[PDB]
């Protein structure tokens, strides 16, 4: 550099 | 699409002689959001700042 994905409770994430 | 739920957690209490277990309950979120849409954007989708899988002779 190429890219697709995770930023949600005081904690893990369900949506 | 009409800000949000679990359970855990602190707290409250019931429960018990007292806890655990349980049950019932109350606070804790600018949903990092970079722009447009839309009566409503957490969902249509991106506009960026960021985290992990996979690709760069012959």
């Nucleotide at each position: 550099g190429g890219g697709u994905c995770g930023u949600u409770a005081g904690c893990u994430c369900a949506g | 699409g009409g800000u949000a739920g679990a359970g855990c957690a602190g707290u409250u209490g019931a429960c018990u002689u007292u806890u655990a277990a349980u049950c019932a309950a109350u606070u804790g979120g600018u949903c990092g959001c970079a722009g447009g849409u839309u009566c409503g954007a957490a969902u249509c989708c991106u506009g960026c700042a960021c985290g992990a899988c996979c690709c760069a002779c012959c």
This is an experimental structure of RNA (A-site Aminoacyl-tRNA Lys-tRNAlys) from Escherichia coli, with 73 nucleotides shown. Ions in the entry include magnesium, potassium and zinc. Released in 2025, the model rests on X-ray crystallography data to a resolution of 2.6 angstrom. The entry has 50 different proteins, among them 50S ribosomal protein L30, 30S ribosomal protein S12 and 50S ribosomal protein L25. The 2025 paper behind the entry is "Structural insights into context-specific inhibition of bacterial translation by macrolides". The depositors describe the entry as "Crystal structure of the wild-type drug-free Thermus thermophilus 70S ribosome in complex with mRNA, aminoacylated A-site Lys-tRNAlys, P-site fMRC-peptidyl-tRNAmet, and deacylated E-site tRNAlys at 2.60A resolution". Taxonomically the source falls in Escherichia (Bacteria, Pseudomonadati, Enterobacterales, Enterobacteriaceae). Rfam match: tRNA. Gene Ontology term of the family: triplet codon-amino acid adaptor activity.